Description:
Shown are 1499 nucleotides from a PDB entry: RNA (16S Ribosomal RNA) from Thermus thermophilus HB8. The structure was determined by X-ray crystallography at 3.14 angstroms resolution and released in 2019. Among the 49 different proteins in the entry, which are not shown, are 50S ribosomal protein L31, 50S ribosomal protein L23 and 30S ribosomal protein S20. Primary citation: Serrano et al., Angew.Chem.Int.Ed.Engl. (2020), "Unifying the Aminohexopyranose- and Peptidyl-Nucleoside Antibiotics: Implications for Antibiotic Design". Crystals were grown by vapor diffusion, sitting drop at pH 7.6. The entry also models magnesium and zinc ions. Rfam match: Bacterial small subunit ribosomal RNA. Clan: SSU clan.
Context: bound to proteins that are not shown
């Protein structure tokens, strides 16, 4: 040295080996019943399968010359 | 018309468009991470600094003119500007060549020849701002290269021709095989190349005590892709998502000639899915591009919305509020629980109404100054009228999981292995804390639960931190490569290793402190570390390396020793088989017993000779050798390993050993021999239900030799090899000594400590340790399939998955069992005699019959059993006829009169209907008249009644093992623990009775004993008992009397192995005497914890369920007595050791008052009628019978038997019809000692005779319990069948041998494999064609521009996505049919293993067989005795 718990189940009973399982935490989750508000997060992991429309990169007349319009005047 | 301005629109030209924004496909690789290099490189815009901007020329779109289309948009002709393009000049400077200094890879400087810059526009105008040109540098962003690290399969073990290196060119910003040519033959790999499967890596994220595991969304960095592929152009930068060229796949438009498109940008649609949102607002902020600025673009970004998706926060109210409303659940009916919960009182006041209303927003820009520092001036807010502030103000959602244990939380109904829960063990079969519901309760709480997946528990892949004797796991054994590892001492180096410094290790996050949203979640600020690797320095113990010594490991020399070590060749005797010869006769052989078989064709047993094969008797063994398998007569030769001594030499030379190689018992294979004995398959004979087996008779391969394979096993010490350390004792082999004994090396045994789950091991470890190899990770499926290797084949090696079970397991304990053993008891056998079974009948029962023939009891241990009394009764059945609180308790109550007794009517009886007549008390009475209440009747509400079911809910009681010798407890000791010890052990006994011993010492329930009965004696008593002795004797204990005796019934003695001899340790056993009686006197009652879910709700009790004019109660009739059958328990018998008639004696224990019945009489009688006596030691039943003494019966179905039937009555009872028994007549049926099988008894027993009593009106009673009379046989012995006791042993049984369990075939479901094939994915090789595109040559017979030694077009070529032809590799799916396997089960056959499992089992192989399995050869013991 801030960190460490186990149980049930093979037997008539015990002990030992041993596997199965449950209790916890976590999820980009969904499913059932229920469902009031707020706040920060967060939300196509499957078909990188297919897509209507809209919008996602333009800006400069202090680069050039012009066409349209206008504002002034000859 | 010209001027200027302003805007717009495109066109040209700029810079952007390569950032940002998305996705995780592809990639196992320098893509990533980390740390380095670039003397091999770039960098637009920004920043600094040194110079510079002269003079010339020209083009294309835009615009006019034409043609062409639906549209995209397109061709051409001619014109014009510039920050566009071109030449010349100027060269600070920079580029290249060659030379030289420095450096050291292509770094910087230097010199001569050559090359190259440019741009203008605008304002307030000799100056400013923006730009333009080059050159150095900075700065950031990059490219290339290196080192270490980065998943799964070795069932992928070999890959490679641009492949590895070089020379020389191309090319790029730059190294490079990145590209081409040529030379060389080389490169990679068990340090896992090549191929396949998977996946985007890191920061971090979650889990975790940690090491580690799982993971890589969100955010941050990097990479790779922009429908699937290829390409280059533009460019500071790409081979570019919203750019371009072409190809493919797809879709759409169309005016049908032709065109277009690419959400993996923000929303959105469609599809697939368990499921993932709005086709919202705005550039106000931040950030980005462009611009001087104004401003523009901005689905980045800032926000809104949707979604409990996760986290945080908040509310559904607070306080007061009864010994406690209703409803609801439980109840033992008194009560309990919900429950302070509600109601209602007060208070507070979510939301919803109004007012106010932000932070974020200060800059760009404008004013002065100097467009600068600095100081003043305004515009602007998507979220939003939102949060937030003020005032006011309504009791205002609760839902989910769980309640058998794990695991907090309990009862009631419904149900009845059904409908159901289940994460595991398991719940339910009429009393469910386990389903459903409800009451109540437990936990969270807008959440609650489930499923899925990850870590955890899993110490269950074990580095921390496991293990291999029997639980899964030591390779069959050796040799040896790589590798891992390595004894004492000195020195150098400084690789690991350690320390310090230092750069990186981005930020986010994690962690501590604090600060802002009223907290928190969230976010901000600061602080504080590491591993890891890069640089420099240092130290030297251990590791390593280089060098020098040493001898303690190893190897070797001298001399020996033992040995079934291995190989070749010779060889020796016994026995079996056959052949030949002699002799000889009726069977041999074989078994548990028999048979097949062999034998008069001369066998068996004998003698003699010969041939052939195999194995080597005694020695011999707990022995020896060998690495293993394995090796056995004798000899010799060839050869190995090994041990001891001497302590002579080398001087760490060593251990281990994935691979590789060699050996490898038996069986088996090939070739060629051999072949006596034996012996798989095979045939035969037997046992069996069967016997494809165990036993027997034959008999083929094979067992034998040679050479080849085969390579497995219980190849075992179920124990890898080497070394070091840790008491000993006894035995044995072989050595050395000094010879008592000491020391080396092996082989066993018991044991120190220690280990171990226990059994066990223990200097031959399984103990404490170090090194190295192999190996295990539940069971089965399975050592199977697939692939690969080996093989002639059988088959070997390596060796999985789906599916499926909740265990498979080792050890040890207690039981139980054993066709296991040791010691024993018992009418258990044996030895005896009597029966059962056969014949009639009696009784109980199973069936069977019936409207019912009530119920039960089930092997032992149900069946003459409940029955110790069924014609009604009984009586619980059945038919029928009836009652409704009732045949009976206790009630409350209302009408009567109570109260009791006697008749009538109906009928089969009950019933139903009726007629009678009189209630005291304590009271008001000369009184009508009223009670209250002993009880009845009538009706009501209760209730009563049930022999209906469940003994598988219970009490009680009884049977039984078993009158068997046992079952246990306290303490202590042994064991981790179940349990043991005691209680086992040696003797003894009727017995856990006792004697001794003993880690035990007592104790308890059983044993015995205290009790009874019988049998001897004594002490009291003599009547209704008795009569030894006097008298009488109606002739009979009758009488006087008498207690002697018999007898009786109370109290006592008595046997105690107490005395002798004897074997004894004791305890006891044998025997004697004494005693009526002896070693428990004979028997009795007395029944251990306990077993049989034993019997019994039908005696009673009682749980509950069921019946309620009925499942209750009374009554008449009727069944329990039936009856083609199948058992049990008896009666009598079948004859002469007998039947009959008559005559004559001899018990007991009992019973007896509408009882026992004397004596008399009637009758052949049962019996009837008279009648004396007895509350019973009087008196009665009453006689007992077997027996005896006589006579008969002369061997017959009879003088045996008395079944049957007719006839004739009694007696009881109300009543003998089913249904009583007793008496008499006549009839006299079966049966001549009874098959298989079976019962009882051991001494006053069995046998046999009869007698009493209980039950009872009579009794179908041959029963039962008791009573005596007369009176045997036999027990060698314990082998066996039955039961039990103790010890031991084995065990796969624990529901305990009525156990457990294996296999084939049958059925059902699932799953894998094989399989003529088909279907799709991936990948490799070669070849043909080959788009865009870069690159290389040609550009002429020949077009255009000139920049004319050229450029473009245009032509040829190499490479080339891809398409096509053909052939290989691999994987997934599918397939007629097929092979096994798993699970289900209640079927069929047999019964292989677990006990000596009935043939000891297992094992390898080989053969056979319906199947478990049998068998042959060899092997292990994990084999009992």
């Nucleotide at each position: 040295u801030u960190g460490g718990a186990g149980a049930g189940u093979u037997u008539g009973a015990u002990c030992c080996u041993g596997g199965c399982u449950c209790a916890g935490g976590g999820u980009g989750a969904a499913c059932g019943c229920u469902g009031g508000c707020g706040g920060c997060g967060u939300g196509c992991c499957u078909a990188a399968g297919a897509c209507a429309u809209g919008c996602a990169a333009g800006u400069c007349g202090u680069g050039c010359g012009g066409g349209c319009c206008g504002c002034g005047g000859g | 018309u010209c001027c200027g301005u302003g805007g717009u629109c495109a066109g040209c030209g700029g810079c952007g468009g390569a950032c940002g924004g998305g996705u995780g496909a592809g990639u196992a690789a320098c893509g990533c991470g980390u740390g380095g290099g670039u003397g091999a490189c770039c960098u637009a815009c920004c920043c600094g600094g040194a110079a510079g901007a002269g003079g010339g020329g020209g083009a294309c779109a835009a615009c006019c003119c034409g043609g062409g289309g639906a549209a995209a948009c397109u061709c051409g002709g001619g014109c014009u500007a510039a920050u566009c393009c071109c030449c010349c000049a100027u060269g600070u400077g920079g580029a290249c060549c060659c030379g030289c200094c420095c450096c050291u890879u292509g770094g910087g400087g230097u010199g001569u020849g050559u090359c190259c810059a440019a741009a203008g526009g605008g304002c307030u105008u000799u100056g400013c701002c923006c730009g333009c040109u080059u050159c150095c540098g900075g700065a950031u962003g990059g490219g290339c290269c290196c080192g270490c690290g980065u998943c799964c399969c070795a069932u992928c073990a070999g890959c490679u021709a641009g492949u590895u290196g070089g020379u020389g060119g191309g090319g790029u910003a730059a190294u490079g095989g990145c590209c081409c040519a040529c030379c060389a033959a080389g490169g990679c790999g068990a340090c896992g190349a090549c191929g396949g499967g998977u996946a985007g890596c890191c920061g971090g994220u979650c889990u975790g005590a940690g090491a580690g595991g799982a993971u890589g969304g969100c955010c941050g960095g990097c990479c790779a892709c922009a429908g699937g592929g290829g390409c280059a152009c533009u460019g500071a930068g790409a081979c570019a998502c919203g750019g371009g060229c072409c190809c493919c796949a797809c879709u759409c438009c169309u005016a049908c000639g032709g065109g277009a498109g690419g959400c993996a940008g923000c929303a959105g649609u469609u599809a697939g899915g368990a499921a993932u949102c709005u086709u919202c607002c705005g550039c106000a902020a931040u950030g980005g591009g462009c611009g001087c600025a104004a401003g523009c673009c901005u689905g980045a970004c800032g926000g809104a919305g949707c979604g409990a998706c996760g986290c945080c926060g908040c509310u559904u109210g607070g306080a007061g509020g009864a010994a406690g409303a209703a409803g609801c659940c439980c109840u033992u009916c008194g009560g309990g629980g919900u429950g302070u919960a509600a109601a209602c009182u007060c208070c507070u006041g979510a939301a919803c109404c109004c007012g106010g209303g932000a932070c974020g927003a200060a800059a760009c820009c404008c004013c002065c100054g100097a467009c600068g520092a600095g100081g003043g001036g305004a515009c602007u807010g998507a979220c939003g009228g939102u949060a937030c502030c003020g005032g006011g103000g309504u009791a205002a959602u609760a839902g989910c999981g769980c309640c058998g244990g794990c695991c907090a939380a309990c009862u009631c109904c419904g149900u009845g292995c059904c409908a159901g829960c289940a994460g595991c063990c398991g719940c339910g079969g009429u009393a469910a804390u386990a389903c459903g519901g409800a009451g109540g309760g437990c936990g969270c709480g807008a959440g609650c639960g489930u499923u899925a997946c990850c870590c955890g528990g899993a110490u269950u892949c074990a580095c921390u931190g496991g293990g291999c004797g029997u639980a899964a796991a030591g390779g069959g054994c050796g040799u040896g490569u790589a590798g891992g590892c390595g004894g004492c001492c000195u020195g150098g180096g400084g690789c690991g290793u350690c320390c310090c410094a230092u750069g990186u290790g981005a930020a986010a996050g994690a962690c501590c402190a604090c600060g802002g949203c009223u907290c928190a979640a969230c976010c901000g600020u600061g602080g504080g570390g590491g591993a890891g690797c890069g640089u420099g320095g240092g130290a030297u113990a251990c590791g390593c390396u280089c060098a020098g010594g040493c001898u303690a490991g190893a190897c070797g020399g001298u001399g020996g020793g033992a040995g079934a070590g291995g190989g070749u060749g010779g060889u020796g005797g016994a026995a079996u088989u056959c052949c030949c010869g002699g002799a000889g006769u009726a069977g041999c052989g074989g078994u548990g017993a028999a048979a097949u078989g062999c034998g008069c064709a001369g066998a068996u047993a004998c003698c003699g000779g010969g041939a052939g094969g195999a194995a080597c008797g005694c020695c011999g063994a707990u022995g020896g050798c060998g690495a293993a398998g394995g090796c056995a007569g004798c000899c010799a030769c060839c050869u190995g390993g090994u041990c001891c001594a001497c302590c002579c030499g080398u001087g760490a030379c060593g251990c281990u050993g994935a691979g590789g190689c060699g050996c490898g018992a038996a069986a088996g294979c090939g070739u060629g021999g051999g072949g006596a004995g034996c012996a798989a398959a095979c045939c035969g004979g037997a046992u069996u239900a069967g016997a494809u087996a165990c036993c027997c008779g034959g008999g083929u391969a094979g067992u034998c030799c040679a050479c080849g394979c085969c390579c497995u096993a219980a190849a075992c010490g179920a124990u890898g090899c080497g070394c070091g350390c840790u008491a000993g004792g006894u035995c044995u082999c072989u050595g050395g000594g000094u010879c008592u004994c000491c020391u080396g090396g092996g082989g066993g045994c018991c044991g120190a400590a220690g280990c171990u789950a226990a059994c066990g091991c223990g200097u031959u470890a399984a103990g404490c340790g170090c090194g190295c190899c192999g190996c295990c990770u539940g069971g089965g499926g399975a050592g199977u399939a697939c692939g690969g290797c080996c093989g002639c084949a059988a088959g070997g090696c390596u060796g999985a998955a789906a599916c499926u079970c909740a265990a498979a397991g080792g050890a040890a304990u207690u039981g139980a069992c054993g066709g296991g053993g040791g010691c024993c008891c018992g009418c258990a056998c044996a030895a005896g005699c009597g029966g059962u079974g056969g014949a009639g009948c009696a009784u109980g029962u199973g069936g069977u019959u019936u409207a019912a023939u009530u119920c039960g009891a089930a092997g032992c241990a149900a069946c003459g059993c409940g029955a110790a009394g069924a014609a009604c009764c009984u009586u619980a059945c059945c038919a029928g006829g009836c009652c409704u609180u009732g045949a009976c308790a206790u009630g409350c109550u209302a009408g009567g009169g109570a109260a009791c007794c006697c008749g009538g009517g109906u009928g089969a009886a009950a019933g139903c209907c009726u007629g009678g007549g009189g209630u005291g008390c304590c009271c008001c009475g000369c009184g009508a008249g009223g009670g209250g209440a002993g009880c009845c009747c009538u009706a009501g509400c209760a209730c009563a009644g049930g022999u209906g079911c469940u003994g598988c809910a219970u009490g009680g009681c009884c049977g039984u093992c078993g009158u068997c010798a046992g079952c246990u407890c306290g303490u202590g000791c042994c064991g981790u623990g179940a349990g043991g010890u005691g209680u086992u052990g040696g003797g003894u006994u009727a017995a856990g009775u006792c004697c001794c011993g003993c880690a035990a010492c007592g104790a308890g329930c059983g044993c015995a004993a205290c009790c009874c009965c019988c049998g001897c004696c004594g002490u009291u008593a003599g009547u209704u008992g008795c009569c030894a002795g006097c008298g009488g004797u109606u002739c009979g204990g009758c009488c006087g009397g008498g207690c002697a005796c018999u007898c009786u019934a109370a109290c006592g003695g008595g046997a105690c192995u107490g005395c002798c001899c004897g074997c004894g340790a004791a305890a006891g056993c044998g025997g004697g005497a004494g005693g009526a009686a002896g070693g428990a006197g004979g028997g009795g009652a007395c029944g251990a914890c306990g077993u049989c879910u034993g019997g019994u709700c039908a005696g009673c009790a009682u749980g509950g369920c069921c019946c309620u004019u009925a499942c209750g109660g009374c009554c008449u009739g009727g069944g329990c007595g039936a009856c083609a059958c199948a058992c049990g328990u008896g009666c009598u018998a079948c004859a002469a050791u007998g039947c009959c008639c008559a005559c004559u004696a001899c018990a007991a224990a009992g019973c007896g008052a509408u009882g026992c019945c004397a004596c008399c009489c009637g009758g052949c009688a049962a019996c009837g009628g008279g009648g004396a006596g007895c509350u019973a030691a009087u008196c009665g039943c009453a006689a007992a019978a077997a027996g005896g003494u006589g006579g008969g019966c002369c061997c017959a179905g009879u003088u045996c038997g008395g079944a049957u039937u007719g006839g004739g009555g009694u007696c009881u009872g109300c009543a003998a019809c089913c249904c009583g028994a007793c008496c008499c007549c006549a009839u006299g049926a079966a049966g001549c000692c009874g098959g298989a099988a079976u019962c009882g008894c051991u001494a006053g027993u069995a046998a046999u005779c009869g007698c009493g009593g209980a039950u009872c009106a009579g009794c179908c009673a041959u029963g039962c319990c008791g009573c005596g009379g007369u009176g045997a046989a036999u027990a060698c012995g314990u082998u066996c069948c039955c039961g039990g006791g103790c010890c031991u042993u084995g065990u796969a049984c624990a529901c305990a041998c009525c156990g457990c369990c294996c296999g084939u075939c049958a059925c059902g479901c699932c799953a894998u494999g094989g399989g003529a094939g088909c279907g799709g994915g991936c990948u490799c090789u070669a070849c043909c064609c080959g788009a865009a595109g870069u690159c290389g040559c040609c550009g002429g017979g020949a077009g255009c521009c000139u920049a004319c030694g050229g450029g473009c077009a245009g032509g040829c070529g190499c490479c080339g996505a891809g398409g096509g032809u053909a052939g290989g590799g691999c994987c997934c799916g599918u397939g007629a049919c097929u092979g096994g396997g798993g699970c289900g089960a209640a079927g069929u056959c047999g019964u292989a293993a677990c006990a000596a499992g009935g043939u000891a089992g297992c094992u390898g192989u080989a053969c056979c067989g319906g199947a478990a399995g049998g068998u042959g050869c060899g092997g292990c013991u994990g084999g009992a005795u």